[PDB]
Context: one part of a larger RNA, bound to proteins that are not shown
RNA sequence: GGUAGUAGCAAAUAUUCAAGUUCGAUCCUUGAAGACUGAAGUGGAGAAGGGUUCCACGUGAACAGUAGUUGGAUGUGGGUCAGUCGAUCCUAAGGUACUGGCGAACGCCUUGUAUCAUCGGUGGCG
RNA sequence: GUCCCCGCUUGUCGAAAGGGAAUAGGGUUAAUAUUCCCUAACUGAGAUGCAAAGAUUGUGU
RNA sequence: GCACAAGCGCGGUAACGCAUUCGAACUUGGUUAGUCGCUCAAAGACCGAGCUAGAGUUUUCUUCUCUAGUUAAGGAACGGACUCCCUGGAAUUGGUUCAGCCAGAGAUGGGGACGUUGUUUCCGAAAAGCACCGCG
RNA sequence: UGGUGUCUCGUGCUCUUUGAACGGCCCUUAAAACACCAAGGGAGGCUAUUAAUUUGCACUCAAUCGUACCGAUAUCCGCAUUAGGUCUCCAAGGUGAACAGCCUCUAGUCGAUAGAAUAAUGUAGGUAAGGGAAGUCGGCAAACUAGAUCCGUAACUUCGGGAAAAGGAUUGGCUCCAGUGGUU
RNA sequence: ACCGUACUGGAACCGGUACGGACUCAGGGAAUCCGACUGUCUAAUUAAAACAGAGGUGACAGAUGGUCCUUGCGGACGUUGACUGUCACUGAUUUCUGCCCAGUGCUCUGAAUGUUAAAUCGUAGUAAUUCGAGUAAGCGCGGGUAAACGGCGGGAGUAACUAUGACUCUCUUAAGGUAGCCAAAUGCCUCGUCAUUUAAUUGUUGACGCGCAUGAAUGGAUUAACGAGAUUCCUACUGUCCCUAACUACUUUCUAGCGAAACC
Repeated sequence: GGUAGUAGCAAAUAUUCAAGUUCGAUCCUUGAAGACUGAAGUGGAGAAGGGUUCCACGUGAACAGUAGUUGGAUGUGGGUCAGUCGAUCCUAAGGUACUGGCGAACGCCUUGUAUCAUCGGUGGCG
Repeated sequence: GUCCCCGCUUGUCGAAAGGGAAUAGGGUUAAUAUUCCCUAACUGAGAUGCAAAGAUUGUGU
Repeated sequence: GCACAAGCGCGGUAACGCAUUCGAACUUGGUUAGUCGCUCAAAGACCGAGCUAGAGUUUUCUUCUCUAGUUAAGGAACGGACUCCCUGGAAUUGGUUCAGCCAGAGAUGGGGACGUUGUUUCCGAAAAGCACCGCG
Repeated sequence: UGGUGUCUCGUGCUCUUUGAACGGCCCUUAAAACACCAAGGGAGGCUAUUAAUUUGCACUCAAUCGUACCGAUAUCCGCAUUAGGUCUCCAAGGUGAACAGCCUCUAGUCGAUAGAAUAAUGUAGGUAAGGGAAGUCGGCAAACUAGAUCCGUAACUUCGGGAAAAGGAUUGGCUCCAGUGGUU
Repeated sequence: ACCGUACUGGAACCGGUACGGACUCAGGGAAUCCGACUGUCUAAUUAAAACAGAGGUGACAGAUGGUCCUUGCGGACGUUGACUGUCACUGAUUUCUGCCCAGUGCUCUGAAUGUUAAAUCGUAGUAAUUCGAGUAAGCGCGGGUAAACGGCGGGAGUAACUAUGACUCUCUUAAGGUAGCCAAAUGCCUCGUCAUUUAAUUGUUGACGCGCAUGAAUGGAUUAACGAGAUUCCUACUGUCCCUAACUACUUUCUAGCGAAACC
């Protein structure tokens, strides 16, 4: 390349109206309505893991298996303030050193009276 | 430094879920909050300074 | 005022209480230890009755529906089952829990002591937060 | 930039958490260190207006590292924006035994490429006259039963069970009646 | 007199297809086989009758020990001490667990010259070397042990009808399958024979047993309760079927956008 603009893009109830912005809106934003999770949640926070994915402003191409003015994408900037929250400190299971022994050797074995001359406390003096 | 006396020996790691000194509220940012601001506390290590204790009792006169 | 003497605290029968009236080496202790079940209490949440403030609904009915009426850490004062102390001596045995269980190794009765959880017409503290009404 | 209020009560087999006091269980008995405190002891220390010594205030300091966000139907692992997997805390109202099922409040979503139409075959649901397993290897699949109160309950048995055996009756709404407590 | 609480029982009346009005939640019974039960397992085709299990039995071990690991040092059970430790088999409870030690194992005694290496000793040789003697454990001889591995027979005759064979003879083993149980998850012949279940049964259950090839901790026979275990039947129920039909959601279908792969 033919297959072929074909298989297919059908789990998780569901969206509609008006407006805004835009060259451009089912999908971005506002309002109204209708539904759903239904507190052992589709809520609010953390541990491991991630490492900037957080927030703001631009966005044309790629990506978001339709779209896209939107984005955990992309470009430029900003952001993490501790005596009291943790680590830091203690030891658990266990690991690993010293000696000692073994081992041709790198090194291994024991954490045990095996090894072992392993120190530190009050006071006086100063 | 030192002398007396008293004992007898043992390393070091290993838990942001075990043990463990002590902080709470309100507010603030586009993004941090028991950390920043205001107010109000607590714990530990300290020498110094101030105040009060220690600093009186009983008997007789 | 003088002389002498006197240490390192007092109270309660007791359980223990109150002040700050010293103290080493050493020794011995304290610092919930599992799991399940029942009962009771406190806080938070929930739920009612009002009374305020704002919203919602009103052909008709409803003193109606919803929302806001909050109080941190730390202190002061009270409170605290269980346990403990004193008196006294119990059978005609009593006390007692939902269940147990307890007593001459001292019950009942009477009177006291202790203490963690916790509570407040209290400080913190209404100058906060919340709700509503206005102004510029 | 001002003002007003932020108040009185109740209640409970109610839940969560905390606390108290007990009971049951084990041929299962439910950490160690640090640190602080206490007691026994009386070595020692100061010497009745001195001193030792506690008490209370005032004062100084408290280093280093983490701190953003997700934590999952799109921030992690699965080649990915993958119906998979991955440790925990908080937990409203109604019905009800209930953290069940169903509906709702706070909070959050409508993200799952869309439009038209509703052929066959399909996947997933709902029914079906009369018969009732004749289907099929086989009652596979589906249907039947079920909550609660009262009654009743066989063989067998290791005496504990079988047992919700089997099998019957009742259940709604409304208006009433009776019973079950506390303090003077 | 005041305060408060939920739950329980009963009565009248009312309606309507109905009252646990949705929702939530075992169909039931009679038997056979297996496993006692709760539990565990082949992640991704086997959840079971398989494993475990409590209970039972046996083995070794008194520490100068037993079972294991480590190249070695050394270490684990062991912070242990027979009511302990490990190992092996069987596998609740009930009732039982028969005979065989010939074989193979394991184990206990050893006087045992039966057989045994190195070393040692003696002989010959000038020496290498040759010859011979002792010569440990083991093996070989003896004993024990099967809840160690395991095993557990044939052929003829025979009873006043027949049939069968209580009985007898004979060969023969280590012992000749005992108690039980059975066409079983074990039986070929076999769809064994009889009865039960049906209108009809290679199915089920109950009996029979010379059982190709059942059988006692390689456990035998039972067994209440339990089981997402295998099997038969009764009842209820039903679109499994007679014999198909209808309806709903999402697909497929057509459209816009997007857009592969296998294979050749």

Entry title: High-resolution C. elegans 80S ribosome structure - class 1.
This is an experimental structure of RNA (28S rRNA, nucleotides 1508 to 2463) from Caenorhabditis elegans, with 771 nucleotides shown.
The 2024 paper behind the entry is "High-resolution reconstruction of a C. elegans ribosome sheds light on evolutionary dynamics and tissue specificity".
Lineage of the source: Eukaryota > Bilateria > Rhabditomorpha > Rhabditoidea > Caenorhabditis.
Released in 2024, the model rests on cryo-electron microscopy data to a resolution of 2.59 A.
Rfam match: Eukaryotic large subunit ribosomal RNA. Its Rfam clan is "LSU clan".
The sample was in a buffer at pH 7.4.